Background: An RNA structure (TRNAPRO(CGG)) from Thermus thermophilus, in which 67 nucleotides are resolved. An Rfam search finds the family "tRNA" in it. It is annotated as a transfer RNA. Its family is annotated with triplet codon-amino acid adaptor activity in the Gene Ontology. From the family's description: Transfer RNA (tRNA) molecules are approximately 80 nucleotides in length. Their secondary structure includes four short double-helical elements and three loops (D, anti-codon, and T loops). Further hydrogen bonds mediate the characteristic L-shaped molecular structure. tRNAs have two regions of fundamental functional importance: the anti-codon, which is responsible for specific mRNA codon recognition, and the 3' end, to which the tRNAs corresponding amino acid is attached (by aminoacyl-tRNA synthetases). tRNAs cope with the degeneracy of the genetic code in two manners: having more than one tRNA (with a specific anti-codon) for a particular amino acid; and 'wobble' base-pairing, i.e. permitting non-standard base-pairing at the 3rd anti-codon position. Crystals were grown from: SEE REFERENCE 3, pH 7.90. The PDB entry is titled "Prolyl-tRNA synthetase from Thermus thermophilus complexed with tRNApro(CGG) and a prolyl-adenylate analogue". The entry also contains PROLYL-TRNA SYNTHETASE, not shown here.
């Protein structure tokens, strides 16, 4: 100066509304001669600790970590 969010890779934060996308994984069918396709699904509570708020990944303060 950037960045910590699902196993992996990422977006969401500005302009708070109860978390999303790709791959992986489960179901069904179609597939199968060089990493298949569609539809349907399951899983996280956002590094950690405070705070503001009806409500916080998102706002404020601070602490830990990787480059």
């Nucleotide at each position: 100066g950037g960045a910590g969010u699902a196993g992996c890779g990422c977006a969401g934060c500005c302009c708070g509304g109860u978390a999303g996308c790709g791959c992986a994984c489960c179901u069904c069918g179609u597939u199968c001669g060089g990493g298949a396709c569609g539809a349907g699904g399951g899983g996280g509570g956002c590094g950690c600790u405070g705070g503001u708020u009806c409500a916080g990944a998102u706002c404020c303060a601070g602490u830990c970590u990787c480059c």
The 2001 paper behind the entry is "A Succession of Substrate Induced Conformational Changes Ensures the Amino Acid Specificity of Thermus Thermophilus Prolyl-tRNA Synthetase: Comparison with Histidyl-tRNA Synthetase".